[PDB]
Context: one part of a larger RNA, bound to proteins that are not shown
């Protein structure tokens, strides 16, 4: 080519009038209705994608029709951390692995160490805002660690080691709070209203976050304290831990 | 009891915001977290990370009239990541896919409760062809005379049941259960009164009161497997697997048993016979009978047979010979089989006029 | 004759070939199904026999209930299907 101008056009959450724009509009802007998700059909994130973000522009083609629109094509911006997240720290599993053990070669293993976040550990909150970043930038006061400087203080620092502790289960539950939400004739703030009423005690919205300071009020939650003795513990030390006895 | 401690409230400033037309108030009463106090109690058995920071000791070694420390000031603060989609038109699904995607907050009314249900704030969006018409036929749907399972393989599918309250429920049991057995009955507005929104008298409306929505059909009685669980991504969820319980057997620890070019290493197991492998039966009651003949395995090991090997007696060649060289018995020679008992919760087998 | 020959329990079984075995139950009628009986073609004792209470989207018969599953359909609603206008495949041959 034929099947053909057929089957469809991707959830039965419907959509309607104005007004713009434009060469061209059922679809693009906007306005008022109207329906439909609301432990979602909203928000933040992790992935993972990589300029899809914002502005100006466009109109082949990619949009199951349009298209003046777009997550698409063009060209310019935007992505700011001493305290978030990983790094300059740690370790599980698991991969490494000098020395070491093994194997026809490549190579298989393996103590330490390392490497390895999903978890240890560790310093800020509260606001603003480009079109478009935000515990990052800006304002507003903190915290950190590290060097130096005045001073006080004017002597003891005290390791890859050694001690504690950091170190953890699940189910149920007492007590106090907070976030956070409801009332109201509390308080602000603003106008009305009318349909048949109401004249406000009716509508309607708002109704604290951070920081400092307190002879303020608090449940709840931790903690016993030394002096001394063995050496046989902690490789040896130890004024630190164990184990003994003695003590308010 | 003593101490330390503040979770958080209440006050004073103060900075913020703050509804509006630059900036007002800022009460009171209740609720109330998995979030904070905590590494709170209690109960349980399956008996619950390492490590460094961190806190206290010395070794060594630096001094012990420029110390640990602590105050105030300057000063310095290095990489990477941060945009945007992120339950999806921007990730996986050849698509602007009805598909999946971890965590985290997730408002309000009612309604026992709730992340359910309806309705809705915020905040999002109507799913990127539309517009007539109102045949057959098809999909998802409402009612339905009279019968009511007659339909069919089969009451498959759709119906009836429907939440919370009181009443009141069997054979049968493992004494827990069946049990939401069945079955009735209540359900809504208002009034007074009681008690801490019930209960308690009236009264009221309709056809109806869990008034709209989510919300069980039930009963006899088999087979099968006890049960909860598991399962063939995508035609088979079951009577299949497993399961606690039993049993039989092995396995003295470099354990038996297993990954492996391995005297390597490791799992068993940092377990040790009350433990570890296997292998079948499947809670629980009541039990599990018969047959060692074959095969299996465990014992025995008079005897039969048996390999390399030790042994080489002879047979044979080639050389004049010395010597060289080919075969080669006998007796000796392990395991293991044949022989002989045993063993069944070992393979099994328990019949043919 | 083979090493024996079936111990208890169950049996027309998820095992039954004759098969709709024979009685009985339960319906107006039951190949199904439940209880007996045995003649177990071709049951059985940890490949385990016999009960067994709860439990099963387990499978079989039974009865209530109320039901367009029927008798025997009918009216009514959306989404399709028709028409118009804008894109427009296929499998196939």
């Nucleotide at each position: 080519a034929u099947g053909a101008g057929u089957a469809a056009c991707g959830a039965u959450a419907a959509a309607a009038g104005a007004a713009g724009u434009g060469a061209g509009a059922a679809u693009c802007u906007u306005c008022u209705u109207c329906g439909c998700c609301g432990u979602a059909a909203g928000g933040a994130c992790a992935a993972g994608g990589g300029u899809u973000c914002c502005u100006g522009g466009g109109g082949a083609a990619g949009g199951g029709u349009c298209g003046u629109c777009c997550g698409c094509c063009c060209a310019g911006g935007g992505a700011a951390a001493g305290u978030c997240g990983g790094g300059a720290c740690c370790u599980a599993a698991g991969g490494u692995g000098a020395g070491g053990c093994c194997g026809a070669a490549c190579g298989g293993c393996g103590c330490a160490g390392c490497c390895g976040a999903u978890g240890g550990a560790c310093a800020g909150c509260a606001g603003g805002u480009c079109a478009a970043g935000a515990u990052u930038c800006c304002u507003g006061c903190a915290c950190c660690g590290a060097u130096c400087a005045u001073g006080u203080g004017g002597a003891g620092u005290g390791a890859u080691g050694g001690a504690g502790g950091g170190a953890c289960g699940c189910a149920u539950u007492a007590c106090g709070c907070u976030a956070u939400c409801c009332a109201a004739u509390g308080c602000c703030a603003a106008g009305c209203u009318a349909u048949g009423g109401c004249u406000a005690u009716g509508c309607u919205g708002g109704u604290u976050g951070g920081u400092a300071c307190g002879c303020u009020c608090a449940a709840g939650g931790g903690c016993g304290a030394u002096c001394g003795g063995g050496u046989c513990a902690g490789a040896a030390a130890a004024u630190c831990u164990a184990c003994c006895g003695g003590u308010c | 009891u003593g101490c330390c401690u503040c979770a958080g409230a209440c006050g004073u400033a103060u900075c913020g915001g703050g509804a509006g037309c630059c900036g007002a108030a800022g009460u009171u009463g209740g609720a109330a977290a998995c979030g904070c106090g905590a590494c709170g109690g209690u109960g349980c058995c399956a008996a619950g990370a390492a490590a460094a920071g961190c806190u206290u000791c010395u070794a060594a070694a630096c001094g012990u009239u420029g110390a640990a420390a602590c105050a105030u000031g300057a000063u310095u603060g290095c990489c990477c990541g941060u945009a945007c989609c992120g339950c999806a038109a921007a990730c996986c699904g050849a698509c602007a896919c009805a598909g999946g995607u971890g965590u985290c907050c997730g408002a309000g009314u009612g309604u026992c409760a709730a992340u359910g249900c309806a309705c809705u704030a915020a905040g999002g969006c109507g799913c990127g062809c539309g517009a007539g018409a109102g045949a057959a036929c098809c999909c998802u749907c409402g009612u339905u005379a009279a019968g009511g399972a007659a339909c069919u393989u089969u009451g498959c599918a759709a119906u009836c049941u429907c939440a919370c309250c009181c009443c009141g429920u069997a054979a049968c049991u493992u004494c827990g259960g069946a049990a939401g057995a069945a079955g009735g009955g209540g359900u809504c507005c208002c009034c007074a009164c009681g008690c801490u929104g019930c209960g308690u008298g009236g009264g009221g409306c309709g056809c109806a009161g869990u008034g709209a929505a989510u919300a069980g059909g039930c009963c006899c009685a088999g087979g099968c497997g006890a049960c909860u669980g598991u399962u063939u991504a995508c035609c088979a969820a079951a009577a299949u697997c497993a399961c606690a319980g039993c049993a039989c057997u092995c396995u003295g620890c470099c354990a038996a048993c297993a990954c492996g070019a391995a005297c390597a290493g490791u799992g068993g197991a940092c377990g040790u016979a009350u433990a570890g492998g296997g292998u079948g039966u499947g809670a629980c009651g009541c039990c599990u009978g018969c047959c060692c003949g074959g095969u299996g395995c465990c014992g025995g090991a008079a005897g039969g047979u048996c390999a390399a090997g030790u042994g080489g007696a002879g047979c044979g060649g080639u050389g004049c010979a010395a010597g060289c060289u080919g075969c080669g018995a006998a007796a000796u020679g392990a395991a293991g089989c044949c022989c002989c008992g045993g063993u069944g919760a070992a393979c099994g087998g328990c019949g043919g006029c | 004759c083979u090493a024996a020959g079936g111990u208890a329990g169950c049996g027309a079984a998820a095992u039954u070939c004759c098969u709709u075995g024979u009685c009985g139950g339960g319906u107006a009628a039951g190949u199904u199904c439940c209880g007996a009986c045995c003649u177990g073609c071709a049951c059985g004792a940890a490949a385990g026999g016999c009960g067994u209470a709860a439990c099963g989207a387990u499978c079989u018969g039974g009865g209530c209930g109320c039901u367009g599953u029927c008798u025997c359909a009918a009216c009514g609603a959306g989404g399709g299907a028709c028409u118009c206008g804008g894109u427009g495949a296929a499998a196939u041959u």

Shown are 694 nucleotides from a PDB entry: RNA from Deinococcus radiodurans R1. Breiner-Goldstein et al. published it in Nucleic Acids Res. in 2021: "Ribosome-binding and anti-microbial studies of the mycinamicins, 16-membered macrolide antibiotics from Micromonospora griseorubida". The PDB entry is titled "50S Deinococcus radiodurans ribosome bounded with mycinamicin IV". The entry has 26 different proteins, among them 50S ribosomal protein L5, 50S ribosomal protein L13 and 50S ribosomal protein L18. It holds a match to the Rfam family "Bacterial large subunit ribosomal RNA". On this family, see Cannone et al., BMC Bioinformatics 2002: "The comparative RNA web (CRW) site: an online database of comparative sequence and structure information for ribosomal, intron, and other RNAs". Released in 2021, the model rests on X-ray crystallography data to a resolution of 3.4 angstroms. Crystals were grown by vapor diffusion, hanging drop at pH 7.8.